[PDB]
Context: one part of a larger RNA, bound to proteins that are not shown
RNA sequence: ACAGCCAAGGGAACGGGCUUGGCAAAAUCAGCGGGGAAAGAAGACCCUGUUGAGCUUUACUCUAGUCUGGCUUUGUGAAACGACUUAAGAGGUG
RNA sequence: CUACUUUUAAAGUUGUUUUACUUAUCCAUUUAUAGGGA
RNA sequence: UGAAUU
RNA sequence: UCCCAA
RNA sequence: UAUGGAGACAUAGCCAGGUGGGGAGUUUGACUGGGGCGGUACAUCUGUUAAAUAUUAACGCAGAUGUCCAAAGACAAGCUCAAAGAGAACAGAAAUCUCUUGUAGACUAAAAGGGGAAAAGCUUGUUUGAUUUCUAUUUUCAGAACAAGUAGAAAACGUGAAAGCGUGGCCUAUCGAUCCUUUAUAUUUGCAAAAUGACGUAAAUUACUUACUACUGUGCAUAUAGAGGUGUCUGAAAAGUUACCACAGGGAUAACUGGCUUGUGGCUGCCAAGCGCUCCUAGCGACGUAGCUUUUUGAUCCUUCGAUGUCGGCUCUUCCUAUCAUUGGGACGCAGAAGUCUCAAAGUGUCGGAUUGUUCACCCGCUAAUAGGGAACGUGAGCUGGGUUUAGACCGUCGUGAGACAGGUUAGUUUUACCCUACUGAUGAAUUUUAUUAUAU
RNA sequence: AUAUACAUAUAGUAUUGUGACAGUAAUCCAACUUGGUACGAGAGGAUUAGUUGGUUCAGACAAUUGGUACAGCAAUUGGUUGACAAACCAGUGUUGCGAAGCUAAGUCUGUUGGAUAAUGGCUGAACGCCUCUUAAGCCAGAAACCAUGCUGAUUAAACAAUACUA
RNA sequence: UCUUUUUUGUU
RNA sequence: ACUGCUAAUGUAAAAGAGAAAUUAUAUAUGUACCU
RNA sequence: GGUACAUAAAUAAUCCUAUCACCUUUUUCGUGAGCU
RNA sequence: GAGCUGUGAGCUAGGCAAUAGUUCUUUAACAACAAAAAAGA
RNA sequence: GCACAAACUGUAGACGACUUUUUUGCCUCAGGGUGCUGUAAACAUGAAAGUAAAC
RNA sequence: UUUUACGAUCUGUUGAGGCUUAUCCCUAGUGGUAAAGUGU
Numbered sequence: 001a002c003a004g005c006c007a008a009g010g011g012a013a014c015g016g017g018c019u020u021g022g023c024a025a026a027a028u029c030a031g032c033g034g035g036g037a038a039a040g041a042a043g044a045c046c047c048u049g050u051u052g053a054g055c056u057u058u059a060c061u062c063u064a065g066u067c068u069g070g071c072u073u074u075g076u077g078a079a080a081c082g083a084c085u086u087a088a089g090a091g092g093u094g
Numbered sequence: 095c096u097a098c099u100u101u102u103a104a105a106g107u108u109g110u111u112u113u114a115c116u117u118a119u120c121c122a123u124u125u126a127u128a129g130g131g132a
Numbered sequence: 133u134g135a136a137u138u
Numbered sequence: 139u140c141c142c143a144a
Numbered sequence: 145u146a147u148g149g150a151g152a153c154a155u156a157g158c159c160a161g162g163u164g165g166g167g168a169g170u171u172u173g174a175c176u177g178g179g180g181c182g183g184u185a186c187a188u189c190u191g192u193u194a195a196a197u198a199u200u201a202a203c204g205c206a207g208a209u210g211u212c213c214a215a216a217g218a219c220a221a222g223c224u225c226a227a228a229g230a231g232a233a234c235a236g237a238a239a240u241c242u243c244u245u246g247u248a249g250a251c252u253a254a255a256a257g258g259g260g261a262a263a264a265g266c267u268u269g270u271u272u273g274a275u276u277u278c279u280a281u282u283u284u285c286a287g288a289a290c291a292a293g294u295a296g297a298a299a300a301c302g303u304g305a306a307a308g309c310g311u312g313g314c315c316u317a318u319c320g321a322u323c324c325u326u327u328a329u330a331u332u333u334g335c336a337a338a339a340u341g342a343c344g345u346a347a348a349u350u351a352c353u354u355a356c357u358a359c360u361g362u363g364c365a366u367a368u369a370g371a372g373g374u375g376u377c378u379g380a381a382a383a384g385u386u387a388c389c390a391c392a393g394g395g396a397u398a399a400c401u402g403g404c405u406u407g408u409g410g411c412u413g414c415c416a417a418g419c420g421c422u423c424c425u426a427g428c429g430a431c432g433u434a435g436c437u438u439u440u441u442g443a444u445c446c447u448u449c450g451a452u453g454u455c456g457g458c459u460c461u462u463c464c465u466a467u468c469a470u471u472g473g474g475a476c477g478c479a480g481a482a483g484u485c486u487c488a489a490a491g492u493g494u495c496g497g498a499u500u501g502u503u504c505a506c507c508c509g510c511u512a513a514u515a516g517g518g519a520a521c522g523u524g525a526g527c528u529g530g531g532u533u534u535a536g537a538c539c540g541u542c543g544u545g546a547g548a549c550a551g552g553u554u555a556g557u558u559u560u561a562c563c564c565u566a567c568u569g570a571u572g573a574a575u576u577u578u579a580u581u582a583u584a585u
Numbered sequence: 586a587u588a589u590a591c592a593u594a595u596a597g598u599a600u601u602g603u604g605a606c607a608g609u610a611a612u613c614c615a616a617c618u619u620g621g622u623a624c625g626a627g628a629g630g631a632u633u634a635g636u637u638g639g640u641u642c643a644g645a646c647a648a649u650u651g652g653u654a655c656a657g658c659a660a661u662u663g664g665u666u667g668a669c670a671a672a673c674c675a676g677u678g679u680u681g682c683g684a685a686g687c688u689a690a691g692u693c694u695g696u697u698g699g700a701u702a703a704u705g706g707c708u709g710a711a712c713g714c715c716u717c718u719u720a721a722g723c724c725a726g727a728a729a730c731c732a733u734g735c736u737g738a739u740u741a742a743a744c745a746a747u748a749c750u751a
Numbered sequence: 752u753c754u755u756u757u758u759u760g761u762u
Numbered sequence: 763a764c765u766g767c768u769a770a771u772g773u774a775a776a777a778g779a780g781a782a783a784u785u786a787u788a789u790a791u792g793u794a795c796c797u
Numbered sequence: 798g799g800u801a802c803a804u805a806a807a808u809a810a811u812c813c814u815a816u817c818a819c820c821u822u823u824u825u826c827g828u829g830a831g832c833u
Numbered sequence: 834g835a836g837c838u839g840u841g842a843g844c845u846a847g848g849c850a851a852u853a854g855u856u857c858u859u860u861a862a863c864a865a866c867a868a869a870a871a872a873g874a
Numbered sequence: 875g876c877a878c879a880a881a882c883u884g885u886a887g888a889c890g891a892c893u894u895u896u897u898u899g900c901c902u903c904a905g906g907g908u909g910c911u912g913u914a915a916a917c918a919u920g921a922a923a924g925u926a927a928a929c
Numbered sequence: 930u931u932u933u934a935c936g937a938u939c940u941g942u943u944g945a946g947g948c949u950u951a952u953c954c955c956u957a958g959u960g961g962u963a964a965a966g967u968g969u
């Protein structure tokens, strides 16, 4: 999906349908909640995916901010200590 | 002969650092409302 | 918790 | 009002 | 420059170093009697399972590997080892000496297996074949690489009198791609219009002269050979948490019922040591042995992950017998009374309460007795919602932290029957391929 | 006694009946007498039968007792019809009694036969004895089974007699 | 309006 | 002439579809006479 | 029940039943309507 | 069980038929129904 | 021939169904019985703790 | 000495008044007792 009585069997190890048995006689009213492993929703638990996301940190690689140094912006005077350029030495060296 | 450190001022320049100036630059107040004291 | 100018 | 610098 | 205050310093632009979950991007192996924790069965080696060619699995069994050696490598010669017995001052159970016997009972780097006696073992002597280049091939196997081996060829050597032997270790394990880097080799090359040793050697000039030559700047690149490493070992540069959670899937895989099994749990048997004063068996029965059940707990993973509502109670019906009471019997270690063992037997019964969410448990009572169990661990579109098991919150222990706890605690929406059957009551036709336990005088 | 299945059978309305098959029902206790007896050294102390009551369950019923109230009667608070009287509203305004009906906590009723199981026995071989039969043939015997009794019987698509009429 | 002989048929 | 029709058939079994004591199974039935 | 005699015993492997037409002639027996 | 006759079974003596060309179920039973004619509400 | 329908009944009931009657019957209202409540409305120159107002 | 007025409540006529089948009982008490449909 098609449909709706049962017991056992075997079967994807719990059948409305298959096998073997019990049985089986129109149509209709009101209740009820045993079953239809009843309805609702591509299981939210668990595992898988070289699929995500939020959060943390002494995971990997970066980044705003912040602290520190140089160059430029950048003008005018002075002084004092250095260092490349001179003169007084213990020594040794071949 | 040469080859190298060792005692104190001269060389021109370059550097640290430390000061002074005011016009670059920065801040504040105002209605840009009196040159310094008695 | 006076006034102060042509 | 005085002193001191333009 | 209004005045006042700083002043070539601050500030600003480019560059450089430190700090920087405030923020961005990303990652956080596999196997696995579910996953995780453990382990490596992820690259290899010896013996066995392995079923007398060869091959052959499991988180099968007993073990080993990431080393070590200038000798523990090569060659030659001499020699014989473990152990036992007898004997010799100190000397003894064991020191060092002779002699007899000695098929390896020793030794051979390291697991295990194989091999070895004028040696492969011990002691000596001389050495660097653990050297450069190339082929045919075996093991795993796709008959690809690596790696580890076997038989050879060209060259130069070692040893031994010589025939010969030697390309590491008596044999079976002891290890590594592309890219990049680093040192060695070469009478081989390059750096895109050319030169760089050198105007070298011979001539000649009146110069832009002629002919000959294996050997030619710095730096870089390239060919060939080894090395620096990937153990997840045919080889990515990689930490956690989610109880706020998302998506694609999985009954290929866990948490219920069901199915096979029955170790464990429960029940029933057989034998006779011994108990029972005495006496195996009234009632019992140690040391050992055969079964049954699925009212315990395990083991497995067959069905269900586009869903079979997940503890306990309340309510209601039926089934079993491994019988507690009630009925009728057999036995006694049976005077009576009270009990104990056992047979037919499931017709009728099997309660009220305190504590706990409880199943279970324990106590107070009455009773005739207060037996044991099953039906998807009977029963949530019957109820209830105290516990467990979403999101709030407190404590302890653990974690740097986010967070964790089969450790406590408190608060936390329970949806739908009018369909089919079943069951309970309520109306209702139709019935000759049909029927007859007789009818007549 | 003779005949006949080579037979008989329509329908409608209605009364009285048969009864296959299915369901089923009662259960347990106390006191007293037997008896302070049997048994027992004593202490203690049955069974069985009878009588009078009760528990759980089932099927009905309402004379009495109780429960129930939007038949009925009476009382009363606030308000509104001018007052009296009569009434009404406050989703049943609130109280007392409360017939009839339903109803429990109240009242009534709840049998006896057949055939057996366990067990104990009879006669009696196998087996010159014995033996409940572990051969043939028999007896007694339980809250269990089958009936009797009770409910239904479009559970038998079931049937009979009768009255009247087409 | 009805149990209650026979002839032709239900090709 | 017509509106559904107004005349109207079936078979699980005919071809001689023939057949009335009762009783036992290591025994029976009928008749006669006793009980 | 008892006594005597008889009868069945592969008893359905058997019994019963069925064809003679039609028309005349001579004649018999059963069987009943109306008929005692 | 006067007794004619209905109905069956026989006894004498006679006279008179059947034919569709070789078989295709041998149309053969039982129970119903309809339309008319009579005998019966 | 009867049944259904119709109007009644309440021994019955969700609806159907069921129990009844249709002329000595039944329905109706009234009288009577039997019960429930608790003493009506109206009058009384009757009572009433007390009060004020004529003479 | 009486007379008039107001007064919760009480007494007499008064076991009175009301109510009583819709599922109570009795009564040739009163008035009624309707429609003509359907099947066979």
Base pairs, nucleotide, nucleotide: 002016005022006021007020008019009018027571028570029569030568031567034565035564036563038560039559046394047393048392049391051390052389053386054385055384056383059170060169061168062167063166065163066162067161068160069159070158071157072156075115076114077113078112081109082108083107084106090099091098094095119150120149121148122147123146129142130141131140132139173186174184175183182203187209188208189207190206191205192204210377211253212313213312217271218270219269220268221267222266223265225249227245228244229243231241232240251260252259254318256316257315258314275299276298277297278296279295280294281293282292283291288378301310302309303308324372325371326370327369328368329367333365334364335363344356345355346354347353402446405442407441409437410436411435412434413433414432418428419427455530456528457527458526460522461519462518463517464516465515468493469492470491471488472487473486474485475484476483495509496508497507499505536554537553538552539551540549541548542547578594579593580592583588584587585586595751596750597749598748599747600746601745602744603743606737607736608735609734611641613639614638615637616636617635618634624629642695643694644693645692646691650689651688652687653686657682658681659680660679661678662675663674664673665672666671697732698731699730704725705724706723707722753873757869758868759867760866761865771864772863773862778813780812781811790804791803792802793801794800795799796798819848820847821846824843825842826841827840828839829838831837875969876968877967878966880896881895884892899962900961901960903958904956905955906954907953909948910947911946916942917941918940920939921938924935925934926933927932
Other pairs, nucleotide, nucleotide, family: 001017cWW010015tWH013402cSS013403cSS014401tHS026572tHS029888tWS032566cWW033034cHS033561tWS033565cWS045398cWW047397cWS050380tWW057059cWH060165tHH064164tHS073155cWW079111cWH080110tWW093096cWW093097cWH103104cSS116152tWH118151tHS119154tHS164166cHS170382tWS171383cWH172384cWH183185tHS190256tSS193202tWS194201tHH195200tWW207255cSS208317tWS210375tWS212216tWS215272tWW215274tHH224263tWH225250cSS226246tHS230242cWH236238tWS236239cWH259264tWS260263cSS263265tHS273300cWH273310cWH276311cWH298311tWH304306tHS304307tHS320374tHS320379tSS321374tWH322373tWH342357tWW374379cWS384546tSS386388cHS398449tWH404443cWW408440cWW416429tSS416430tHS417429tHS419424tHS420426tHS423477tWW424429cWS453558tWS455501tSS459523cWW469512cSS479624cSS479628tWW480623cWS480629tSS489728cWS493513tSS494515cWH498506cWW510514tWW511513tHS512613tHS523526cHS535556tHS543545tHS561563cHS570890tHS572739tWS574742tWS582589cWW604741tHS605738tHS605740cWS610642tWS612640cWW619633cWW621622cHS621630tHS622631tWW623630tHS625627tHS625628tHS647689tHH651690tWS654684tWH656683tWS689690cSS689691tHS696733cWW700729cWW701727tWH703726tHS708718tWH709720tWS710716tWH711715tWH712714tHS718721cWH753874tWS756870tWH760770tHS769770cSS776861tWS785790cSS789805cWH818849tWW822845cWW823844cWW829830cHS832835tWS853854cSS859861tHS880963tWS882894cWW883893cWW884886tHS886891cWS902959cWW908949cWW912944cSS912945tHS913943tSS914945tHS922937tWS928931cWH929930cWW
Shown are 969 nucleotides from a PDB entry: RNA (28S ribosomal RNA, nucleotides 2654 to 3786) from Plasmodium falciparum 3D7. The sample was in a buffer at pH 7.4. The 2025 paper behind the entry is "Antimalarial drug artemisinin stabilizes PfRACK1 binding to the ribosome". The PDB entry is titled "High-resolution cryo-EM structure of the Plasmodium falciparum 80S ribosome bound to E-tRNA". The structure was determined by cryo-electron microscopy at 2.46 angstroms resolution and released in 2025. An Rfam search finds the family "Eukaryotic large subunit ribosomal RNA" in it. Rfam 15.1 lists 107,465 matches to the family in 2,616 species. Its Rfam clan is "LSU clan". Among the 74 different proteins in the entry, which are not shown, are Large ribosomal subunit protein eL22, 40S ribosomal protein S19 and 60S ribosomal protein L28.